[PDB]
Context: bound to proteins that are not shown
DNA sequence: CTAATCGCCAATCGGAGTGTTTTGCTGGTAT
DNA sequence: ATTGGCGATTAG
């Protein structure tokens, strides 16, 4: 030198398309995926069963005293 | 607590269509200064 | 120098069709 | 009708 990126300075144009629209599932259908159900523990797929003593003075988030297991 | 009227509302359960909005790529950008370099 | 505080920030318009309740003024009537 | 996420400055 060409190239190609950067920083600066000016002037050009701008209206359109193609693919996704819960991540995905198996039951493979032109079909399902944001409602409504849910403290701990111990038998049961699930469902579903069971598991905590009384009377009395007292009050800044509950104290104490009497009598059973 | 249940049958008839008459009328407006209101709520709540399904099905079946329209039209935008967003997120990536194609639609060759010029020219003049300087810098880095194959 | 790495945790705390400060400050923004969030999809949305319109059509069409069928069932059941519940009010609140109705009457009646009856049970 | 809010209440949690999430970026950028900034104290103990």
């Nucleotide at each position: 030198a060409a190239c190609a990126g950067c920083a600066u300075a000016g002037c050009a144009a701008g209206u359109u398309a193609a693919a996704a629209u819960a991540a995905g599932g198996c039951u493979a259908g032109u079909c399902c995926g944001u409602u409504a159900u849910c403290a701990a523990c111990u038998u049961g797929a699930a469902a579903a069963a069971g598991u905590g003593g009384c009377a009395c003075c007292g009050a800044g988030u509950c104290g104490g005293u009497g009598c059973u297991u | 607590u249940a049958c008839c009227a008459g009328c407006a509302a209101a709520a709540c359960a399904c099905u079946c269509c329209g039209a935008u909005g967003u997120u990536u790529u194609a639609g060759a950008g010029c020219u003049a200064u300087g810098c880095u370099g194959u």